[PDB]
The depositors describe the entry as "RNA polymerase II elongation complex bound with Spt4/5 and foreign DNA, stalled at SHL(-1) of the nucleosome, weak Elf1 (+1 position)".
An RNA structure, together with DNA, in which 265 nucleotides are resolved.

Context: bound to proteins that are not shown
DNA sequence: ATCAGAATCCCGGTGCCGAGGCCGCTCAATTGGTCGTAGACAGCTCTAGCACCGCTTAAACGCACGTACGCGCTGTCCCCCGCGTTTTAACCGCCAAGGGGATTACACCCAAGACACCAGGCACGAG
DNA sequence: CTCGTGCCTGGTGTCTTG
DNA sequence: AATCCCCTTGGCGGTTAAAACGCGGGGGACAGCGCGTACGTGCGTTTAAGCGGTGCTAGAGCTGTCTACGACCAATTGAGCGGCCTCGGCACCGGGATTCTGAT
C1' cells in the first nucleotide's frame, strides 16, 4: 500500500 | 474306289522364364615331406584235375500206329464304345434372421448428501 | 514394573450371488 | 424400456470341367462242330554214359621278404560354389492344310 479463493458429482422436487 | 468331313499336323507369334553366363568368394585339392607294412614276388609241396580204358547196363532212337486235343470254322448273343446328357464337387453370392448400440426439447430455480477393513503401535490398567 | 488388552490411526485394497 | 437402423452370422443356390449314366449295337467273346494230323506209347533195337581203377602232373596252395606306394600333415590357392542377371527357346494359339475314316 496496491492484489484478493470457497467444491464437486449425483438424486429428488419445482418454473415456462 | 470316292467324297465329306472330322482329326490331326504344322507354321507364324509372342511371351515369359529359366538356362546359362557371370562374378566374387574359401575350402578341399594340392604340394611336399615322413613312417610302414601289404603286397609283388620267389619259391616249396602235394592235390587234384585230366586223360584214358575196360566192363555193365540202363538209357536213348527209330518206328508202328492209333487218336484225340488243336485248330479252323460256325453261329450266336452280349455287353463295352462312344457319344450324348447331366451331374456333383470345387468355388462364390443371396437369406433373411440374429444381435449388437444409439436416440430420445430447452432453459432455470432450490434443497439434500459423502470409503472400509485390517494391522500395528501406544497407552492405560491390573497383577 | 511389566505384561496384556483395547482403542485409535494409518495404509492398502473388493466381491455372498441378484 | 422401448422402438428403430446398420452391420456381422447361418444357411440357400451358382461356373469350368473331368466324371458318372445310357443305349444300342456291333463287333468281339464263347460254345459247338468236325476233322486231322501231329504225337503219346510201346517194342525192339542200338549206345553211350557211368563207374572203378590208374597214371598223373599243372598248378594252386601255401610261406619268407622289401619296397614303394600309400597314410597322413602343414600351406595355398584357385577352382567350385552361392548369388544375380539376360534372352531366345518352347508353350501354347489361331491358320490353314492335310490325312484318316467311314458312308457312299
Nucleotide at each position: 500500500c496496491c492484489u484478493g479463493g470457497u467444491g464437486u458429482c449425483u438424486u429428488g422436487g419445482g418454473u415456462g

The entry also models zinc and magnesium ions. The sample was in a buffer at pH 7.5. Ehara et al. published it in Science in 2019: "Structural insight into nucleosome transcription by RNA polymerase II with elongation factors". Among the 19 different proteins in the entry, which are not shown, are RNA polymerase II subunit, RNA polymerase II subunit B12.5 and DNA-directed RNA polymerase subunit beta.